[PDB]
Context: one part of a larger RNA, bound to proteins that are not shown
RNA sequence: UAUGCCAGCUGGUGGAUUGCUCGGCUCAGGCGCUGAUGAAGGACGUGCCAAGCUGCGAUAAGCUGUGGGGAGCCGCACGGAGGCGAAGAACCACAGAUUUCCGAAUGAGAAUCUCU
RNA sequence: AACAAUUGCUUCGCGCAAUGAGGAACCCCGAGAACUGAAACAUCUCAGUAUCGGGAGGAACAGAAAACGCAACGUGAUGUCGUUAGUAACCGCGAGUGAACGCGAUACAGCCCAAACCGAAGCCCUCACGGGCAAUGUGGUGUCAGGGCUACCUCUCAUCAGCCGACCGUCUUCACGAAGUCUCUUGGAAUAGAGCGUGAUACAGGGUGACAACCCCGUACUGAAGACCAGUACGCUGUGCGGUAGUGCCAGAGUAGCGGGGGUUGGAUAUCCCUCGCGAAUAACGCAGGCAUCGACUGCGAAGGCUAAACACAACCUGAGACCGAUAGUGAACAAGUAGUGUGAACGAACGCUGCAAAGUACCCUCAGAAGGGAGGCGAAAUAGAGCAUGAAAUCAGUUGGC
Repeated sequence: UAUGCCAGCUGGUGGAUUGCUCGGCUCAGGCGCUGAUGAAGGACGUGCCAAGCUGCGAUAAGCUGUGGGGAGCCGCACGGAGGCGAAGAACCACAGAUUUCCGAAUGAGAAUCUCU
Repeated sequence: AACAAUUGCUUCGCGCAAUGAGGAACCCCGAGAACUGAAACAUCUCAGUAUCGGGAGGAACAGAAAACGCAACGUGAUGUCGUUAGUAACCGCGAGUGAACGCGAUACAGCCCAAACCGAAGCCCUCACGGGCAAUGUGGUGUCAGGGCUACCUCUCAUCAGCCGACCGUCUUCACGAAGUCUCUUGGAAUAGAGCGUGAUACAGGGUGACAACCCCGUACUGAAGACCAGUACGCUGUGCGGUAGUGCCAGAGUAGCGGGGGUUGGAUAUCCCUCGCGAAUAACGCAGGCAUCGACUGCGAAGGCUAAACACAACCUGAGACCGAUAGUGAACAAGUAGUGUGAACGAACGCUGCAAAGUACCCUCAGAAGGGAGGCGAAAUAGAGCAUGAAAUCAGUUGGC
């Protein structure tokens, strides 16, 4: 001095640590039935572009009325294009309309379809 | 084109109706283990637990004494809570199991039939017409303050049916709602330091480029709506409370009770129940008072029925916390019962953080190139550049010191 040992430095790798909390866990008060007027659950649909979630049901992220609300809006979701709103939209409350198929599932049959 | 099926009513026509299934647990009725403990194990225990079948409700079930039995000149429907009490009682009298009456509380509420005596005086459907039901009894009366019947006294404000119908309170939602965004310094940014000033029935909590009562949402105060309490309380209509005397007119049967066999219970002879056999009285009777029989005393009327409130649970709404803080806490802060595994019953993860603001990197060079790289641009910071706060160890590359 090659292979190499120990500690460190720079940079990785890794994701501990500290800080943070849209989630949990527990306690307490209130409240409490739904369904053949076809529930709960499920399936399949539904968006300008739409895979997942949410919503909704062929009137399909929504339709109508009353009150609240207000200059904005078109869910999660900050795109593009476009659209809606002072004829008062969005959004919220109450009430109502629509509400495919299977489903207690009830004409009969059937792995969500079919027969008269 | 149709209430399938099973039912009630019925115009006997699916004409009018009912049931079915769901729901977090709670609740009620049935069926009912074993591991385990007993230092083995069989009675016993685990335990009427787990699991299974059926069913109701916002709560269930229970409930107005054939009670209790501090035995009384006493209590007075039922749940539940505290206690009585680990008492009494049970038990290979082992291990273990385990009440009640009472008391103190919570909440309070009491009624209706069957029958006697009446005997169609009645009920349901329909706008009506009309139909159906009903003498195998609709309806009146009555229900231990026993009642009915007969004769009288007095009276009603009990009860039952029905009408009206809240206050308050509680839970939730909502309207309104005071006072600085002044100076200097640091900073990328003042909610910081220093200086000056203001509100407060409001100095809870949150947001906002760093620590904010006064910048924004709220918060105190006041007010409004919904829901629950509750079709309850109060009030009202109607009915009629009650009392005396006479009357053996009425009063729930396989019951009360006895015996055989099982089970269950603290229930011991004296728990509750199932099953087999047997089986009574009629209020002048019967049952009970923790052994049986008789008498006494005391209590009470079974074999028909209804019943508000006080109590359980936590689906749902809201609130709270010496709880955890991303290998924690739910399995689940993320696509979560998701991805994925199993024929199926079923099983089942991991993944949170750019920045004050996307200002999320234009142009240029390189390259096969929307790659990557170089230079450059933004920002306080890019070693904040996308799984992007911080960035430990194990460990890797390069390198420094010592060998």